Shown are 103 nucleotides from a PDB entry: RNA with a sequence from Human immunodeficiency virus 1. An Rfam search finds the family "HIV primer binding site (PBS)" in it. Rfam's curators write: This family consists of several, structured HIV primer binding sites (PBSs). tRNA(3)(Lys) binds to the PBS to initiate reverse transcription. For this family Rfam cites "RNA interactions in the 5' region of the HIV-1 genome" (Damgaard et al., J Mol Biol, 2004). The entry is an ensemble of 10 models.
């Protein structure tokens, strides 16, 4: 580096904004050692983390028109040529983690 089996799972890359830090002023609050909050105005900055949006793929069943045999299937349309629907739902692939065997 390769193959098989058993279970789990959406991150990643690019762009934008905010949270994170500084100065000034006002209000409220009585046990001893150490520790508060609300509103207004001005300008930039780095490290790390977090939330939202866009760009990332592959088609099924049912409905629309027809035919018989209920759960499946096929057909039809646009000269000398060229590409061709609507709403909702689920998953796989490109990957990762744990255990075992072989080269």
């Nucleotide at each position: 580096g390769g193959c098989u089996c058993u279970g789990g799972u959406a991150a990643c890359u690019a762009g934008a904004g905010a949270u994170c830090c500084c100065u000034c002023a006002g209000a409220c609050c009585c046990u001893u050692u150490u520790a508060g909050u609300c509103a207004g105005u001005g300008u930039g900055g780095a490290a790390a983390a977090u939330c939202u949006c866009u760009a990332g793929c592959a088609g099924u069943g049912g409905c629309g028109c027809c035919c018989g045999a209920a759960c499946a299937g096929g057909g039809a349309c646009u000269u000398g040529a060229a590409a061709g629907c609507g709403a909702a739902a689920g998953u796989a692939a490109a990957g990762c983690c744990a255990g075992a065997g072989c080269c």
Song et al. published it in Nucleic Acids Res. in 2021: "The three-way junction structure of the HIV-1 PBS-segment binds host enzyme important for viral infectivity". The PDB entry is titled "Solution structure of the HIV-1 PBS-segment". The structure was determined by solution-state NMR and released in 2021.